[PDB]
RNA sequence: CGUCUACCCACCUCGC
RNA sequence: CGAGAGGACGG
Numbered sequence: 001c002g003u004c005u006a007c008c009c010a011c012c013u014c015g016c
Numbered sequence: 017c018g019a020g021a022g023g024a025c026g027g
Base pairs, nucleotide, nucleotide: 001026002025003024004023011022012020013019014018015017
C1' cells in the first nucleotide's frame, strides 16, 4: 500500500 | 471536547 474482520459504552492510540 | 482497527491476512 492492499484485502478483510470485530467494534454501545469502555480501554488503547492520536488531535484539540 | 473530538477522531480512529488498535486485530487478522496479502504483496